[PDB]
Shown are 85 nucleotides from a PDB entry: RNA (mRNA with 30 nt long spacer), together with DNA. Among the 59 different proteins in the entry, which are not shown, are DNA-directed RNA polymerase subunit beta, 50S ribosomal protein L28 and 50S ribosomal protein L31. The reconstruction used 19,967 particles.
Context: bound to proteins that are not shown
RNA sequence: AUGUUUUUUUUUUUUUUUUUUUUUU
RNA sequence: UGGUGAGAGG
DNA sequence: CCCTGTCTGGCGTCCTCTCACCTATGA
DNA sequence: TCATATTA
DNA sequence: TTACGCCAGACAGGG
Numbered sequence: 001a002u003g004u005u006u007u008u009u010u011u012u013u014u015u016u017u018u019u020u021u022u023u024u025u
Numbered sequence: 026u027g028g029u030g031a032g033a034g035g
Numbered sequence: 036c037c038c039t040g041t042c043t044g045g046c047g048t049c050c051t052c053t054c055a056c057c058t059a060t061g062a
Numbered sequence: 063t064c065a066t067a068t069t070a
Numbered sequence: 071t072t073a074c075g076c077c078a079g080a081c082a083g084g085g
Stems, first nucleotide, its partner, number of pairs: 028057001031053005036085012059066004
Other pairs, nucleotide, nucleotide, family: 003005tSS027057cWW029055cWW030055cWW041079cWW
């Protein structure tokens, strides 16, 4: 004083669940 | 929530 | 060995009501 | 209180 | 502590 000096991985969209048990002076 | 003994009614 | 006193056990009425009373010990 | 065990 | 009254049933004793 100087950089093209290791190039690499993802576009678009329709449904539905809840339930049980123990008593005494 | 049980034995013992005493007394009364019929 | 068959009578026999003697001893031992096992009875002794059903129903009801009231009351009271309930083992001693002991370091 | 917590075992000890039957007569004049 | 004892203080029933039979009445069966079993037992040692003896002619």